[PDB]
Context: one part of a larger RNA, bound to proteins that are not shown
């Protein structure tokens, strides 16, 4: 999924209405109850996995905005001094 | 030695660049008149540092889940099942070297250990003789191996060589191992000959990129040179050792995605170490005596409630502790019922046996289950049911986000530590369950009264009195048995009683509005505005009744007759007694009892 | 297969029955329910008037008045009228009778 959708005790991928044996059970509803249908909902958020991701951190790596610093321009003049060359 | 074209540095200073402020003209622009700063600052280029402020990333695997711990390559033994090969987070141990002589060859040499005898020297020394298939040695780890030596000692030495490599061992490959022989040259020996490291098996790193010495092939018009190649070498705890980039750590409980029952946590499953319970032996205690009870050291089973092991179904979801509600089941029985034994006089107990019908209280602390306490009791049982029960409730416990303490971390954050807080999803298809109809069936069509097959319910127990102050007992105390009452809880039914309700049955009351006003009344103040009573009904805390007697068959147990077994024996044939349990009895349901029953009564043999 | 018999249903009025259905009663040769009368029981002294008092109030009339579900009675109301269903009895065997 489709159903003509019981109980116990087994067996099975290890909790069976659907396999086995045994038991029970006339057909169909209405009002109700919530044990089961591993009931519904959301491809488990816990866990592990993926040489998957993203937020964060620092004395992980690496660059970098930023910032400090030497040199060169913008950028000129004169005194003093030391270093020294050309007459 | 100056003069001086000067080239720069350092401090100092000036002012045209440049910055900047006031003036009627706010941001600007200007003759500006000016005032300050001024080769600095600012700005373009470049040098080096700093730089989680930002950005891109890294953070191995193995693993009876992951983590923590340990482990990755190499050699030896065991596992390894007499070929080789063979795994485990199986059982032991070693390697990442050393040796210029521990190599080559040429010669000789023979060990460990014991006994006797011997000198500061005795366990052990050094010497002597005897024994001496090895009990020694071989640089390290073991196995093999070794006495004709590989082991101990010397002579001379550089083969611990260049050029190759028949043919084989081993590997998926790539590696790896052995090797006769050929040549160029040597080395030891007189010689045959031996030698291209060591008794072998561990002492290692592909490629890339590069350092050094050669060599002279390439070499961008040609000739050179830079640069490259082949030869030899050096660089690797690339040890996660077939090696990811030259270069890399954490955290997420704010978390997201893709998967996994290939893999943990809950539950089940297999298992039963541990947990629970029973049994066997009998030393010892019990003055005496193992066995009234208690059972050393040991032994054998059961159960499947404990903590586990294992990883089998389930990660496209099997909701986890505790409570509350609702039950039901097992018996390894807490009470009550029947028994045996007793260290059982009576009373009160102890232990074992039979027994699951019923029953098993309210409270204080804790989320607790448990447990401890209070007051009781006939008793205050043990487990199972997904540690029963969240499509039944709770949500205190614990495992989402907040925040705080201690603690760990440099940090973000962390903890099976604590603390305050924190969304528990209206409607049941099917089975199952409680109720209640419709249909058809039960060989005419009807109205009634019924048997009971089978099925449900119920089942609890104290206290007092009589027996009887009796048996028993020195005494105190104090019964069985049988017979009376009166309760508790529980259940059924009932409403006479005692009470509860009784939403308009009666009455009282306030405010406002209305029926013209007064008086009388009605609304509204609840979904009665409030109050006070309150019949029927329905109710409990109220009243009534119940749990049984009798009997049948049994359990443990106790006996009768009595063999096998000329005694004994409850049993082997037969037979009796014997429980709150079993069957029947009490109450209720019941012919769909498809095996569909019984009885009384009625209507009758129409019509095509 | 359809008129019907015995019987039942439908419908109406109700119930100490009940979610619905079901169940019990009555339905005029009727006391079923409602109403009405009586009584009961609840409430507790009505309206009006009178009197007392300045009045709030009191007192009498008044054991008053009021009235859901209770106990009887009574034909005042509605259960009127009608309709829909509902039998003819299988075969075999044995017994017994004409």
């Nucleotide at each position: 999924g489709a159903a003509u959708u019981g109980g116990c005790u087994g067996u099975a991928a290890a909790g069976a209405u659907g396999c086995g044996g045994c038991c029970u059970a006339c057909c169909c509803g209405u009002a109700g109850c919530a044990g089961g249908a591993c009931g519904a909902a959301a491809a488990g958020a816990c866990c592990c996995c993926g040489u998957g991701g993203a937020g964060c951190u620092u004395u992980a790596c690496u660059a970098u905005a930023g910032u400090c610093u030497g040199g060169c321009a913008u950028u000129g003049g004169g005194a003093u001094u030391c270093g020294g060359g050309u007459u | 030695g100056a003069a001086a074209c000067u080239u720069g540095g350092a401090u100092u200073u000036c002012u045209a660049a440049c910055c900047u402020g006031a003036a009627a003209a706010a941001u600007c622009a200007c003759u500006u008149u000016c005032g300050g700063g001024g080769a600095c600052c600012g700005u373009g280029c470049u040098u080096g540092g700093c730089g989680g402020g930002u950005a891109g990333u890294u953070u191995g695997a193995c693993u009876g889940g992951g983590g923590c711990g340990g482990u990755c390559g190499c050699c030896u033994c065991c596992c390894a099942a007499a070929a080789u090969g063979u795994a485990a987070c199986g059982g032991a141990g070693g390697c990442g070297c050393c040796c210029a002589a521990a190599g080559g060859u040429c010669a000789c040499c023979u060990c460990a250990a014991g006994a006797c005898g011997g000198u500061u020297g005795g366990a052990a020394a050094u010497c002597g003789u005897c024994u001496g298939u090895a009990g020694a040695g071989c640089g390290c780890a073991a196995a093999g191996g070794u006495a004709g030596a590989a082991g101990g000692u010397g002579g001379c030495u550089u083969g611990a060589c260049u050029g190759c490599g028949a043919g084989a061992c081993u590997g998926a490959c790539a590696c790896g191992u052995c090797g006769a022989g050929c040549a160029g040259g040597g080395a030891g020996g007189a010689a045959a000959c031996u030698c291209g490291g060591g008794c072998u098996u561990a002492g290692u790193g592909a490629a890339c990129c590069g350092g050094u010495g050669g060599u002279a092939c390439c070499g961008u018009g040609u000739g050179g040179a830079a640069g490259g190649g082949c030869c030899a070498u050096c660089g690797a705890u690339c040890a996660a050792c077939g090696g990811a980039u030259a270069a890399a750590a954490g955290u997420u409980a704010c978390c997201c995605c893709g998967g996994g029952g290939a893999u943990a946590a809950c539950a089940g499953g297999c298992u039963g170490a541990u947990c629970u319970c029973c049994c066997c032996c009998g030393a010892g205690a019990g003055u005496c005596c193992a066995u009234a009870u208690c059972g050393g050291c040991g032994g054998g089973g059961a159960g499947g409630u404990u903590u586990g092991g294992c990883a089998c179904c389930u990660c496209g979801a099997u909701g986890u502790c505790g409570g509350c509600u609702c039950g039901u089941c097992g018996c390894a029985u807490c009470c009550u019922g029947g028994g045996g034994c007793u260290g059982a006089a009576g009373a009160a107990g102890g232990u074992c046996c039979c027994a699951a019908g019923g029953g098993u209280u309210g409270g204080g602390c804790u989320g607790u289950u448990c447990g401890c306490c209070c007051a009781u009791u006939a008793a205050a049982g043990c487990g199972g049911c997904a540690c029963g029960c969240g499509a039944g409730c709770u949500g205190g416990g614990u495992u989402c986000a907040g925040a705080a303490c201690g603690u760990c971390g440099u940090g973000a954050g962390a903890c099976a530590g604590u603390u305050c807080g924190g969304u528990c999803u209206c409607u049941a298809u099917c089975c199952g369950c409680u109720a209640c109809g419709g249909g058809c069936g039960c060989a005419g069509g009807a109205g009634a009264a019924u048997u009971g097959a089978g099925g449900g319910g119920a089942g609890u127990u104290g206290c007092u009195c009589c027996u009887a102050g009796u048996a028993c007992g020195a005494g105190a105390g104090g019964a069985c048995c049988g017979g009376a009452g009166u309760g508790a809880a529980c259940g059924g039914a009932c409403c006479g009683c005692u009470g509860g309700u009784c939403u308009c049955c009666c009455u009282g009351c306030u405010g406002u509005c209305g029926u013209a006003c007064c008086a009388a009344c009605g609304g509204c103040a609840c979904a009665u505005g409030c109050a006070g009573g309150g019949u029927a009904g329905c109710u409990a805390u109220g009243u009534c009744c119940g749990g049984a007697a009798c009997g049948g068959a049994u359990a443990a147990c106790c006996g009768c007759u009595g063999a096998a077994a000329g005694c004994a024996u409850c049993u082997a044939a037969g037979c009796g007694g014997g429980a709150a349990g079993c069957c029947a009895g009490c109450c209720c349901c019941a012919a769909g009892a498809u095996g569909a029953g019984u009885u009384c009564u009625c209507c009758c043999a129409c019509u095509g | 297969a359809g008129g019907u018999a015995a019987g039942a249903c439908u419908c109406c009025c109700g119930g100490a029955a009940g979610a619905c259905c079901a169940c019990c009663g009555g339905g005029u040769u009727a006391a079923g329910a409602g109403g009405c009368c009586a009584g009961g029981c609840g409430u507790g002294c009505a309206c009006g008037c009178a009197u007392a008092g300045c009045a709030a109030u009191g007192u009498g009339u008044u054991c008053a008045g009021c009235g859901g579900a209770c106990u009887g009675g009574u034909g005042c109301u509605c259960a009127u009228c009608a309709g829909u269903c509902g039998a003819g009895g299988u075969c075999u065997u044995g017994a017994c009778c004409a």